[PDB]
C1' cells in the first nucleotide's frame, strides 16, 4: 500500500 | 429473537 477473513450504534428483507 | 444483506478510522491472517 493490498487482499481475505471476523466484528460493530444502526438499517433493509424473510421468519 | 432468529437468519440474510449493508455498516468506522477495529481485529485477526497472508501478500
Nucleotide at each position: 500500500g493490498g487482499c481475505a477473513c471476523u466484528g460493530g450504534a444502526a438499517g433493509u428483507g424473510c421468519c

Notes
An RNA structure with a sequence from Homo sapiens, in which 30 nucleotides are resolved. It was solved by X-ray diffraction to 2.79 angstroms. Crystals were grown from: 0.012M Sodium chloride, 0.08M Potassium chloride, 0.04M Sodium cacodylate trihydrate pH 5.5 45% v/v (+/-)-2-Methyl-2,4-pentanediol, 0.002M Hexammine cobalt(III) chloride.